About this RNA: Shown are 76 nucleotides from a PDB entry: RNA (Human mitochondrial tRNA-Tyr precursor with 3' trailer) with a sequence from Homo sapiens. Released in 2025, the model rests on electron microscopy data to a resolution of 2.93 angstroms. It comes from the structure "Human mitochondrial RNase Z complex with ELAC2-D550N catalytic mutant and tRNA-Tyr precursor (Composite model)". Rfam match: tRNA. The family is grouped with related families in Rfam's "tRNA clan". Rfam classes the family as a transfer RNA. A reference for the family is Lowe and Eddy (1997), "tRNAscan-SE: a program for improved detection of transfer RNA genes in genomic sequence", Nucleic Acids Res. Keywords: tRNA processing, RNase Z, endonuclease, mitochondrial, RNA BINDING PROTEIN. Bhatta et al. published it in Nat.Struct.Mol.Biol. in 2025: "Molecular basis of human nuclear and mitochondrial tRNA 3' processing". Ions in the entry include zinc.

[PDB]
Context: bound to proteins that are not shown
RNA backbone atom coordinates (compact mmCIF):
# COMPACT_ATOMS: atom_id res chain seq x y z
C1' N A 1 0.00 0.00 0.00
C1' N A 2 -3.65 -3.26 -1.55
C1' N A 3 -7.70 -7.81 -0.80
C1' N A 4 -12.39 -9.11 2.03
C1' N A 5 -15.42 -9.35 6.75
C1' N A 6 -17.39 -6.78 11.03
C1' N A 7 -18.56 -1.68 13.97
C1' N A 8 -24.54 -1.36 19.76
C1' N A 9 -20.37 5.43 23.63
C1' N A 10 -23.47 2.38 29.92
C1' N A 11 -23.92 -3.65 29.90
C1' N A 12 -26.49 -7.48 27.63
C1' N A 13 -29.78 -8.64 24.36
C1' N A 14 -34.20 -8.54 20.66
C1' N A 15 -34.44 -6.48 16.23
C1' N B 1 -39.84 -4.98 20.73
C1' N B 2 -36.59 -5.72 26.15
C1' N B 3 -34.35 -6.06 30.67
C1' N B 4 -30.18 -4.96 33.96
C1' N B 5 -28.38 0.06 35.05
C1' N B 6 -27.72 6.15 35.18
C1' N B 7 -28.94 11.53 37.37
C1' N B 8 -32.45 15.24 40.71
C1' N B 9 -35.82 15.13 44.40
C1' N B 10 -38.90 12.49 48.61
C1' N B 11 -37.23 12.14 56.87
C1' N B 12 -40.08 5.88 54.06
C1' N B 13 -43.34 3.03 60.09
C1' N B 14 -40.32 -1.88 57.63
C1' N B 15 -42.88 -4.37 49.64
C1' N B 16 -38.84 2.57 49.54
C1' N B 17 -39.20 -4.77 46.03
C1' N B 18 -42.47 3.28 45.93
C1' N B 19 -43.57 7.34 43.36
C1' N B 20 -41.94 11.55 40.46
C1' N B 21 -38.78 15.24 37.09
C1' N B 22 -34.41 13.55 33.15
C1' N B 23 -31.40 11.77 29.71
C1' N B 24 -33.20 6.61 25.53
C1' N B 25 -29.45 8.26 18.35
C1' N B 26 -26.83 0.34 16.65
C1' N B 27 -19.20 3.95 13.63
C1' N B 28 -19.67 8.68 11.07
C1' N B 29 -21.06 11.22 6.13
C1' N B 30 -23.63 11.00 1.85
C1' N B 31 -27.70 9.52 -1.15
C1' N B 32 -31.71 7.79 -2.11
C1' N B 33 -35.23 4.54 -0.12
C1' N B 34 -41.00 1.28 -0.30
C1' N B 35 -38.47 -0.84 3.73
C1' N B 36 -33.70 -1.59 1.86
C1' N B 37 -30.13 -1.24 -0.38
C1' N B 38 -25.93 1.69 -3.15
C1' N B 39 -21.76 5.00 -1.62
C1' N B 40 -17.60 7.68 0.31
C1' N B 41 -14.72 8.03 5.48
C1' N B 42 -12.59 6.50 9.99
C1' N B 43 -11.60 1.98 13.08
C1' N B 44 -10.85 -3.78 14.73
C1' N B 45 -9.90 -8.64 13.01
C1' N B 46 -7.74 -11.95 9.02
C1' N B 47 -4.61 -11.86 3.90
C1' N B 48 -1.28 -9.77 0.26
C1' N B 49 4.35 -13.76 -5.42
C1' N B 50 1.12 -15.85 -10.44
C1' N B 51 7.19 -19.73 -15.97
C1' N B 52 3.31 -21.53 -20.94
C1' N B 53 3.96 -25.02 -24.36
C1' N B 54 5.27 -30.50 -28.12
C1' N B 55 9.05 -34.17 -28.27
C1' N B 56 13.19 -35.37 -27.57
C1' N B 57 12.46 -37.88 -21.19
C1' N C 1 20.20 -30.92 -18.04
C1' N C 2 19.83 -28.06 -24.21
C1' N C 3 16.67 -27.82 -28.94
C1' N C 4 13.27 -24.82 -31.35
RNA sequence: GGUAAAAUGGCUGAG
RNA sequence: AAGCAUUGGACUGUAAAUCUAAAGACAGGGGUUAGGCCUCUUUUUACCAGCUCCGAG
RNA sequence: CUCG